[PDB]
Context: bound to proteins that are not shown
RNA sequence: CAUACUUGAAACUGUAAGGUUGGCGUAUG
Numbered sequence: 001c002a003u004a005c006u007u008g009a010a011a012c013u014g015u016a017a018g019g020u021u022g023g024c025g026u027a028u029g
Base pairs, nucleotide, nucleotide: 001029002028003027004026005025010021011020012019013018
């Protein structure tokens, strides 16, 4: 990095705060 079975990162922005991106693992090539 691509499938398969699956399921869960890494970030950023910055608040009478939230939002956006979105996910570990086993195995196979």

This is an experimental structure of RNA (RNA aptamer), with 29 nucleotides shown.
On the sample the depositors note: Synthesis of the RNA fragment from the t7 promoter in vitro transcription.
The 2003 paper behind the entry is "Crystal structure of NF-kappaB (p50)2 complexed to a high-affinity RNA aptamer".
The PDB entry is titled "CRYSTAL STRUCTURE OF NF-kB(p50)2 COMPLEXED TO A HIGH-AFFINITY RNA APTAMER".
It was solved together with Nuclear factor NF-kappa-B p105 subunit.
Released in 2003, the model rests on X-ray crystallography data to a resolution of 2.45 angstroms.